RNA sequence: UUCUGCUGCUGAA
RNA sequence: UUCUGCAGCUGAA
Numbered sequence: 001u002u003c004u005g006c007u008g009c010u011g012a013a
Numbered sequence: 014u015u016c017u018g019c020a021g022c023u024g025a026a
Base pairs, nucleotide, nucleotide: 001026002025003024005022006021007020008019009018011016012015013014
Other pairs, nucleotide, nucleotide, family: 004023cWW010017cWW
C1' cells in the first nucleotide's frame, strides 16, 4: 500500500 | 435494508 472479517460516528435513499 | 464519507479492533498478502 491492497484486500477481507468485526465495529463506532455520521450522511443520502 | 442498500450505498457513500470519516474512524476503531484485527486478519491475509